The depositors describe the entry as "Escherichia coli paused disome complex (leading 70S non-rotated closed PRE state)". Solved structure of RNA (tRNA-Arg (E-site)) from Escherichia coli, 75 nucleotides shown. The entry also models zinc and magnesium ions. Flugel et al. published it in Nat Commun in 2024: "Transient disome complex formation in native polysomes during ongoing protein synthesis captured by cryo-EM". The entry has 53 different proteins, among them Small ribosomal subunit protein uS2, 50S ribosomal protein L18 and Small ribosomal subunit protein uS5. Rfam match: tRNA. Rfam describes the family as follows. Transfer RNA (tRNA) molecules are approximately 80 nucleotides in length. Their secondary structure includes four short double-helical elements and three loops (D, anti-codon, and T loops). Rfam classes the family as a transfer RNA. Taxonomically the source falls in Escherichia (Bacteria, Pseudomonadota, Enterobacterales, Enterobacteriaceae).
RNA sequence: GCAUCCGUAGCUCAGCUGGAUAGAGUACUCGGCU
RNA sequence: CGAACCGAGCGG
RNA sequence: CGGAGGUUCGAAUCCUCCCGGAUGCACCA
Numbered sequence: 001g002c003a004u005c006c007g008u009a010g011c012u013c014a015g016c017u018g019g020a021u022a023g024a025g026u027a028c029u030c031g032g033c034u
Numbered sequence: 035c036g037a038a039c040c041g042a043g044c045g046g
Numbered sequence: 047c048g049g050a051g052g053u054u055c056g057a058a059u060c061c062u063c064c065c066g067g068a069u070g071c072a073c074c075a
Base pairs, nucleotide, nucleotide: 001071002070003069004068005067006066007065010026011025012024013023028043029042030041031040032039048064049063050062051061052060
Other pairs, nucleotide, nucleotide, family: 008014tWH008022tWS009010cHS009024tHH009045cWH010045cHS014022tWS015047tWS015058tWS016047tWW019054tWW020055cWW022046tWS026045cWW027044cWW053057tWH054056tHS
C1' cells in the first nucleotide's frame, strides 16, 4: 500500500450455496412426567 | 426429591 | 440474517461501497 475471506435466536454455528422467501444445539418459559 | 430424560414454545 | 448503494419478475445469497476481524503478502522517506 494492496489481495483474499469472515460476520446469521443471548451464545455456538448451519448459512435457507451464488434469488425463486431462516435451521439445529445451547440460553429461557411451559408441559411430559419427577 | 434433586439429579437425569423428552417434546413443544419462545428467543434472528 | 454486519450496514448502505446496483441489477432483474426473482440476492441474508450476486455487484459497488464502507465498518470490524483474520490471514497473507509487501516495506530502504